RNA sequence: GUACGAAGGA
RNA sequence: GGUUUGGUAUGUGGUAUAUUCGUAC
Numbered sequence: 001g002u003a004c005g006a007a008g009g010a
Numbered sequence: 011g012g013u014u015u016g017g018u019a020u021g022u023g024g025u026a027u028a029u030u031c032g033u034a035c
Stems, first nucleotide, its partner, number of pairs: 001035007
């Protein structure tokens, strides 16, 4: 960098 | 975390088009 997942003032 | 801003979405990011972490390249 790419693809797929996760994360709300915590 | 920034309101002296990553962003005309205050939303976990949605129309994919940020960031962090996971797995694989």
Primary citation: Trachman 3rd. et al., Nat. Chem. Biol. (2019), "Structure and functional reselection of the Mango-III fluorogenic RNA aptamer".
Shown are 35 nucleotides from a PDB entry: RNA.
Crystals were grown from: 1.6 M Ammonium Citrate, 3.0% Glycerol, 4% Acetone.
It comes from the structure "Structure of the Mango-III (A10U) aptamer bound to TO1-Biotin".
Released in 2019, the model rests on X-ray diffraction data to a resolution of 2.9 angstroms.